[PDB]
Context: bound to proteins that are not shown
RNA sequence: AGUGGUAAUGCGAAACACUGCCAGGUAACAAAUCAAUCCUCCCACGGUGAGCUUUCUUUUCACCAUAAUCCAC
RNA sequence: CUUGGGCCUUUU
RNA sequence: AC
RNA sequence: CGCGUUGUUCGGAGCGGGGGCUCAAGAUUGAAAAAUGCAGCUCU
RNA sequence: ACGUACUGU
RNA sequence: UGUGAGUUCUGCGCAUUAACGCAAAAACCUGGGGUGU
Numbered sequence: 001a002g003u004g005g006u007a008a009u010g011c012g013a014a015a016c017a018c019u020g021c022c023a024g025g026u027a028a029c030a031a032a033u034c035a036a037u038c039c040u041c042c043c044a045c046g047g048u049g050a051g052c053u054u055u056c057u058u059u060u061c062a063c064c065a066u067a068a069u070c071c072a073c
Numbered sequence: 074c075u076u077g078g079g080c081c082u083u084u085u
Numbered sequence: 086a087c
Numbered sequence: 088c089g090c091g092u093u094g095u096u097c098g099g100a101g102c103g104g105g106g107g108c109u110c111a112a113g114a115u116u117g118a119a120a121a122a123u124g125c126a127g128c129u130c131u
Numbered sequence: 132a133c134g135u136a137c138u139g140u
Numbered sequence: 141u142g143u144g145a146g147u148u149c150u151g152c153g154c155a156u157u158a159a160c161g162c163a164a165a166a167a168c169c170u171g172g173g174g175u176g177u
Stems, first nucleotide, its partner, number of pairs: 002011003017175003021172006034151002039146003042142001046064006065123001069118002072115001074113011088098002125139003130134001
Other pairs, nucleotide, nucleotide, family: 001176tWS001177tWS006082cWS007081cSS008107tSS019021cHS020173tHS027166tHS028165tHH029164tHH030162tHS033093cWS033094cWS033152tWW036149tWS038147tHS043141cWW053056tHS066120tWS066121tWW067120tHH068119tHS073114tWS086098tWS086099tWS086101tHS089102tSS090096cWW092094tHS119120cHS124140cWW128136cWW129135cWW131132cWW157162tWH158160cSS
């Protein structure tokens, strides 16, 4: 013996504590269209290493990572 | 901080 | 607010 | 008559504005987390 | 010596 | 970096064509009423 905001509704260290009986919700399911997450691919920035070089190519290739779980919004 | 739902209050 |  | 969609529609049984309350999907700052990872390279 | 000190994310 | 391309996670349902209308239950959650009085 909870409590704010006209109201949609808010506030959790430990009382806004418990559930014979009842009623809901969750689990619980569904096209296509468009928008699309993680991620992939590409492009752009560059750094490190490598590959090419008679000539050319401010160049080609690789890599550049951030898991759960919280917290503030 | 956004961009999609529901709603409230006020102007009708 | 048609 | 207005708002809105790529799109078949909505509104006095409350449209649109002005302020809000919420929900869902994210973004952002942080703790984790650099101490890890990878590729370089340098030394006795 | 599956050794170390640094350099990029 | 990107008003680049692909992505069903999501938006998403009293949600599809339908004389097609799309499982169930455990477990859990909130309320009603009661207790605390």
Molecule: rRNA gamma
Organism: Leishmania donovani